[PDB]
RNA sequence: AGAUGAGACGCGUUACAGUUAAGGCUCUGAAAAGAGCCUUAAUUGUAAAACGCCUAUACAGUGAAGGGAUAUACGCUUGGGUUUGUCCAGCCUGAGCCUCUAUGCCAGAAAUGGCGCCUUCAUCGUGGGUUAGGACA
Numbered sequence: 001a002g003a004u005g006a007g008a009c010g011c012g013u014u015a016c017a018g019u020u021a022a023g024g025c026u027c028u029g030a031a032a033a034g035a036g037c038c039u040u041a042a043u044u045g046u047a048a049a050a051c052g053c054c055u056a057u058a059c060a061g062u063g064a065a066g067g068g069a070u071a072u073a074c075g076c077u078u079g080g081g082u083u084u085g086u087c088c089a090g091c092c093u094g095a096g097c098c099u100c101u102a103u104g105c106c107a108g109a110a111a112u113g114g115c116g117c118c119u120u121c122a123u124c125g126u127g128g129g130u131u132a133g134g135a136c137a
Base pairs, nucleotide, nucleotide: 013048014047015046016045017044018043019042020041021040022039023038024037025036026035027034028033052130053129054128055127058126059125061123062122063121064120065119066118067117071103072102073101075097076096077095078094079093080092081091082090085136086135087134104115105114106113107112
C1' cells in the first nucleotide's frame, strides 16, 4: 500500500427431454368428465458456454519394474504453442543443469518406510495445451 498467478466446490444462463401445479383453446360425451395442443412457475436428467490456432514424435488411463535430496520442478539457460500484420504479458511445454529459487501428504520422538512424484516397458484408447488483456499497425 497494492497487484499479477493455481485448483476445485457451488450458484446463475441456454438447448433438449420428462414430471407436477395453475391458466387458455379444440374434439368427444346425455352429463360428470375423458383426450390432445399452447402459456407460466417449480422440479429432474443430459449437454453448451469464446470463435479459433497448435498438437498423434502428442495426450490420457491401467499394470509391472526402477529411482526418488548423489533427486525432481511451479526454477535457470535456450527454444516452441497460444501468435496474428508485428511485439509482449499470462498459461502450457521440449533439451541440458542444480547456480538461485520451490519441494506436498501419512505413520514414526527419530532413523526410516508408504502415498503423491519422475523414468522405462507392456496394454488400452483419443485425447491434450491455450484462448473474455494489452501495445504498435